Primary citation: Santos-Aledo et al., Nat Commun (2025), "Cryo-EM uncovers a sequential mechanism for RNA polymerase I pausing and stalling at abasic DNA lesions".
Shown are 63 nucleotides from a PDB entry: RNA with a sequence from Saccharomyces cerevisiae, together with DNA.
The entry is indexed under DNA lesion, TRANSCRIPTION.
The depositors describe the entry as "Yeast RNA polymerase I elongation complex stalled by an apurinic site, pre-translocation state".
The entry also models zinc ions.
Released in 2025, the model rests on electron microscopy data to a resolution of 2.8 angstroms.
The sample was in a buffer at pH 7.4.

Context: bound to proteins that are not shown
DNA sequence: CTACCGATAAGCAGAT
DNA sequence: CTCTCGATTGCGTAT
DNA sequence: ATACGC
DNA sequence: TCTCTGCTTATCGGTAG
């Protein structure tokens, strides 16, 4: 650097 | 008798 | 609107 | 077994 | 292989010289 999971108001 | 302008079915670009 | 972590091309080829 | 073209 | 708009293109309608 990109795409996957998740978290805070 | 054909050229030109509408007029709806189809295609195409886009932040949340 | 802010912030963590995890992962990262398939074969082919001529020696 | 390995470097290089895609 | 199960989204919303709005702009742009295509082929059928006429009207008129």
């Nucleotide at each position: 650097a990109u795409c996957g999971a998740g978290a805070g108001a």